Diversity-generating retroelement (DGR) RNA Sp; Diversity-generating retroelement (DGR) RNA avd; Diversity-generating retroelement (DGR) RNA TR with a sequence from Bordetella phage BPP-1: 143 nucleotides with solved positions. The entry is indexed under Reverse transcriptase, Ribonucleoprotein, RNA BINDING PROTEIN, RNA BINDING PROTEIN-RNA complex. The depositors describe the entry as "Diversity-generating retroelement (DGR) ribonucleoprotein reverse transcriptase - Pre-active State 1a". The reconstruction used 343,150 particles. Handa et al. published it in Nature in 2025: "RNA control of reverse transcription in a diversity-generating retroelement". Method: electron microscopy, resolution 3.28 angstrom. The entry became public in 2024. An Rfam search finds the family "Bacteriophage Diversity-Generating Retroelement RNA" in it. The family's RNA type in Rfam is small RNA.
Context: bound to proteins that are not shown
RNA sequence: UGGCUCUGCCAACGCUACGGCUUGGCGGGCU
RNA sequence: UAGGUGGUCAGCCGGUUCUGUCCUGCUUCGGCGAA
RNA sequence: ACGGUUCGGCAAAACGUCGAUUACUGAAAAUGGAAAGGCGGGGCCGACUU
RNA sequence: GGGGCAGGCUGGGA
RNA sequence: GUGCCCAUCACCU
Numbered sequence: 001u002g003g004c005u006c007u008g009c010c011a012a013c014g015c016u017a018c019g020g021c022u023u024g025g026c027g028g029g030c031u
Numbered sequence: 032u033a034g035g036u037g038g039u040c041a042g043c044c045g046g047u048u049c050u051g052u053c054c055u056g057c058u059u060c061g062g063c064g065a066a
Numbered sequence: 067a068c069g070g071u072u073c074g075g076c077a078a079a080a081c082g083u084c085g086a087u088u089a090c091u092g093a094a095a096a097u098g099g100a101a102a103g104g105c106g107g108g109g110c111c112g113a114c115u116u
Numbered sequence: 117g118g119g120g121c122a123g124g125c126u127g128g129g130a
Numbered sequence: 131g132u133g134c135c136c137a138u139c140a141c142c143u
Stems, first nucleotide, its partner, number of pairs: 003030002006028007014021002034139005040133002043128004048124001050122006056063002070114001072113005081106004090098001
Other pairs, nucleotide, nucleotide, family: 003031cWS013022tHS017019cWS033140cWW039134cWW042131tWW047124tWH049124cWW054065cSS058061tWS059061cHS065119tWS066120tSS069071cWS077107tHS078110tWS079109tWS080107cWW082108tWS085102tHS086101tHH088100tWH089099tHS091095tWH092094tHS092096tHS095098tHS107108cSS
C1' cells in the first nucleotide's frame, strides 16, 4: 500500500425493516 | 551513508642443501663491512 | 619501473609538541585558564602529474 | 670457499 | 579478541 465504520451527486448486479443498504463510476475531504 | 563477508597486520620457531643470483674490501686487526 | 611512495620552495599561519594541567585569576584550580618562545612537519605554496 | 638477497623443499608451534 | 588498512557483497545518494 488495490484504503476510509466518508461524504455530495448520479446511476443500476442486486438487497431492502421502503428508511435505505450495497455496488459502480463521478467530484470533494481523509488517507 | 551505514552494512555484510573475507583478508591483512601489530603477530612464529626452526632444519637443510640443491637451484638462482650477488658480494667477497677496508683494516685500527677489534670489527666495519659488501649482496 | 613507478605508486602522486612526484619534484622543488617555504614553514608565517593553522596542526602537533614541549612550555603547562605552568604563569595568571581565585582560599583553593576548584572538570577556569594562557602565552612569549623551543622543536617539528602533519602544514602551506606553486611546478608537474595524479 | 665463504658470505648476502631471492626461490624452493621439509619439521615442529599449530 | 583488538584496531588499522584492504578486498568483495549488498545498497541508495